[PDB]
Context: one part of a larger RNA, bound to proteins that are not shown
Molecule: 23S RIBOSOMAL RNA, nucleotides 536 to 1274
Organism: Escherichia coli
């Protein structure tokens, strides 16, 4: 229950109580802003990316090791001690076994306060030296010998255990009611010389036939928590046999069995299992526990049988330290040679004059002397292109110098990192229908380590990076109609399509406006009356083509001028007329270049496809003026970290107020505090009104957490200065117990 999003936290209300009327809270809800989990291997999410149902533990780099180095505190300046002998519920002194420290170099010998080069003032290290010669205890940076951060792999061995599982060899026994087909042996006659050979008879034979019992089975079914980690219905061979079957046995591991399929040794053999060797080991991956104050990144170069693996450097914290050496600027001074211009060495390039020492088309013909044609090569001149083009020329940038404006900027040794594989906008190319949040480079910023507005919400975009607390305040973006802030306040145009909120080569006499034209101050043309025919009706393909199937061509006439004929009709006349003239209302038509606008393209598949409401009161854009709305960016206020900066309180471990910038958020990481449990020190102790187990109330801390008193609840328990433990994730798809 009529109201919508796992959850959230805060809001006004709304029932309750008021362990101090004191309109002031306890136990709490429609509904509002909106607003997507944690771990946690991930660039990178909020994800459906993976890990979780939940309790209750374990919950790892640590422990012995003169295995090293280094922060304090300390022994010492000439120093520091193993082995156990003695003592013995501590011990200790006696201990120079004995190593590091130590002058050093050099292969080293050996040299020498100085030293390998040899023919040695010019050199790299030392005693030196503006010099520490120093050592040991300890927790303590990395690291080390060892699995010693654990754990997750099928495989290697040694030893032993059964083969009763599927099966070979071994022995005793055994299963198998019947039809059909019924052949070989046996006999008697015969066409039959011998005598092979024919008829049948019995006879009895074949892994023959059906197909029960016994072996194993070709497909469908139910059903895979199903009947069981394992089957059921149906069809078949073996069934007078390479048939089968009780129980017993040695083979076996790197072998036997074997119908071979690389099947099996006991439900997985690609070499059984069980004890026992090492956890295979692991750059793989899961995960490695309570709370934090200040600062901080790499997928770039080199290396590699080497790559999402690992070294190292710039890159990050510390202790020391660089007494002028710091970036910016004004300014001095030198180059770099892109953009481009240009062109003459390069490679292409257009046009003319000329080039044919040049080729061939041509009656030639001793190069052919005669003579032609055209590019070519290529001077000039016209006047081309470009990353790999010249005597050109900078932005910027370094190089120092000159001087202070903010601050340790200019100044290396060293314990420890990271994880090496990104993105995307700007800057340009590279493989590119200049197409890919595809690829590869570098330069700024951005996310990998911090939230918003604005963008519908959404990493790098315009503005903006925080110490916790106030329902103080302006700025920039992004808004001024509404769903949720903010003037439909001002002049006026495309204005009319809803474009504006996915989109174009091509276009339709849609408009605000800038310059010419024949010309309605002959009051043209664009809408008419009348003229509308002659040499020639033009020469040619020719039937005619005769204004019009065809080639070619425009010369005059009645008259003050009229088109060698545009479109009609058509095989080709007749017919209207593209123009010209008499005239008739006639105060401008008709063709581009500029800004702004709709549209014809600018029709997709679930339902629309400016966040919605909806806008020509243009609240769709563009120029102006003030002001606001409007950020955790800034000032006020209480309060924090942390470097430095002007006193001060210091006879016992060192601490700031008064202030300025930092006090940024922070991922591997550096210095730095703690809550508290068990073990130990000193117990006078702390508890019968009874603490310790344990369930709940707004006191204080930097967070974890110390506090107030009852409950129950039954015998102890903890404390400050201390040190020492398997000191603290739910959460490791973990395990076992329970739910």
């Nucleotide at each position: 229950a009529c109201a919508a999003g796992c959850a959230g936290u805060c809001a006004u209300g709304g029932c309750a109580c008021c362990u101090u009327a004191u309109g002031c809270g306890u136990g709490u809800u429609a509904u509002g802003g909106c607003g997507u989990g944690c771990c946690u291997a991930u660039u990178g999410a909020a994800g459906c990316a993976u890990g979780a149902g939940c309790c209750g533990g374990c919950g790892a780099c640590u422990u012995a090791g003169a295995c090293c180095u280094g922060a304090c505190g300390u022994g010492c300046g000439a120093g520091c001690u193993u082995a156990a002998g003695u003592u013995g519920a501590a011990a200790a002194a006696c201990g120079g076994a004995g190593g590091c420290g130590g002058a050093g170099c050099g292969a080293a010998a050996g040299c020498g306060a100085g030293u390998c080069c040899g023919a040695a003032u010019a050199g790299g290290g030392c005693g030196g030296c503006a010099u520490u010669a120093g050592u040991a205890c300890g927790u303590c940076g990395g690291g080390c010998u060892a699995g010693a951060c654990u754990c997750g792999a099928a495989a290697c061995c040694a030893g032993g255990u059964g083969a009763g599982c599927u099966a070979a060899g071994c022995a005793u026994g055994a299963c198998c009611a019947g039809g059909u087909u019924g052949a070989a042996a046996c006999c008697c006659c015969c066409g039959u010389g011998a005598c092979a050979g024919g008829g049948g008879g019995c006879g009895g034979a074949g892994g023959a036939c059906c197909g029960a019992a016994c072996c194993g089975g070709u497909g469908c079914c139910u059903g895979c928590u199903g009947a069981a980690a394992c089957a059921g219905u149906c069809u078949c061979g073996g069934a007078u046999g390479a048939g089968u079957u009780g129980u017993g046995u040695u083979u076996a591991g790197g072998a036997g069995u074997g119908a071979a399929a690389a099947g099996c040794u006991a439900a997985c053999c690609g070499a059984a299992c069980c004890u026992g060797g090492a956890g295979a080991u692991a750059g793989c991956u899961a995960g490695u526990u309570c709370u934090c104050c200040c600062c901080g990144a790499a997928a770039u170069g080199u290396a590699u049988u080497g790559a999402g693996g690992u070294a190292c450097a710039g890159c990050c914290u510390c202790g020391g330290a660089u007494g002028u050496u710091g970036a910016c600027c004004a300014u001095g001074u030198c180059c770099u040679g892109u953009a481009g211009a240009g062109c003459a060495c390069u490679c292409a390039c257009a046009a003319g004059g000329c080039u044919a020492a040049g080729g061939g088309c041509a009656c030639g013909u001793a190069a052919u002397g005669u003579g032609u044609u055209c590019u070519a090569a290529a001077c000039c001149u016209u006047a081309u292109g470009a990353a790999a083009c010249u005597c050109c020329g900078a932005a910027g940038g370094g190089g120092c110098a000159c001087g202070c404006g903010u601050u340790u900027a200019g100044u290396c040794c060293g314990g420890g990192a990271g994880u090496g594989a990104g993105g995307c906008u700007g800057c340009g190319a590279g493989a590119g229908c200049u197409a890919a949040c595809u690829u590869c480079c570098g330069u700024a910023g951005c996310c990998g380590a911090g939230a918003g507005g604005g963008a519908a919400a959404c990493a790098a975009c315009c503005c903006a990076g925080a110490c916790c607390a106030u329902c103080a305040g302006c700025u920039a973006a992004g808004g001024u109609c509404c769903c949720u802030a903010a003037a439909u306040g001002a002049u006026c145009g495309c204005u009319c399509a809803g474009u504006g909120g996915u989109u174009a080569a091509g276009g339709a006499u849609g408009u605000g406006u800038c310059g010419u034209c024949g010309c309605a101050u002959a009051g043209a043309c664009a809408g008419c009356c009348a003229g509308g025919a002659g040499g020639u009706u033009g020469g040619c393909u020719u039937a005619g083509a005769a204004g019009c199937a065809g080639c070619c061509a425009c010369c005059c006439u009645u008259c003050a001028a009229a088109g060698a004929g545009u479109g009609c009709g058509u095989a080709a006349u007749a017919g209207c007329u593209c123009a010209c003239u008499g005239g008739u209302c006639g105060a401008g038509u008709g063709a581009c270049g500029a800004u702004g606008c709709g549209c014809c393209g600018a029709a997709a598949a679930u339902g629309a496809u400016c966040g919605g409401g909806g806008c020509u009161c243009a609240a769709g854009u563009g120029a102006u003026c003030u002001a606001c709305c409007g950020a955790a960016g800034c000032u006020a206020u209480g309060g924090a970290u942390u470097c430095a900066a002007c006193u001060c309180g210091c006879g016992a471990a060192g601490c700031g107020a008064g202030u300025u910038g930092u006090c940024u958020g922070g991922u591997a990481g550096g210095g730095g505090a703690g809550c508290g449990u068990u073990c130990a020190g000193u117990c006078c102790g702390c508890g019968g009104a009874g603490a310790a187990g344990c369930c709940a109330u707004a006191c204080c801390g930097g967070a974890a957490g110390g506090a107030g008193u009852g409950g129950u609840g039954g015998a102890g328990c903890c404390g400050a200065c201390u040190g020492a433990a398997g000191u603290g994730c739910g959460g490791a798809u973990g395990c076992c117990g329970g739910c």